This is an experimental structure of RNA, with 38 nucleotides shown. Protein in the same entry: RNA silencing suppressor p19. The entry is indexed under RNA silencing suppression, trinucleotide repeats, dimer, RNA BINDING PROTEIN-RNA complex. It comes from the structure "Crystal structure of double-helical GGC-repetitive RNA 19mer complexed with RSS p19". It was solved by X-ray diffraction to 1.92 angstroms.
Context: bound to proteins that are not shown
RNA sequence: GCGGCGGCGGCGGCGGCGC
RNA sequence: GCGGCGGCGGCGGCGGCGC
Numbered sequence: 001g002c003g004g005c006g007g008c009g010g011c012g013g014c015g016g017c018g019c
Numbered sequence: 020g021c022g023g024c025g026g027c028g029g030c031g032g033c034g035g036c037g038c
Stems, first nucleotide, its partner, number of pairs: 001038003005034002008031002011028002014025002017022003
C1' cells in the first nucleotide's frame, strides 16, 4: 500500500416530521 | 434557519485482524 472488523464522530444525497 | 427521524454512501480519529 490492499482487504476485513469493532467502537466514536462528522459529512453528502434522498424521503419524511416538528418549530 | 433550527430540532428530531428513516434509509443509502462517503470521510476522520482509535483499537484490532489478514496479505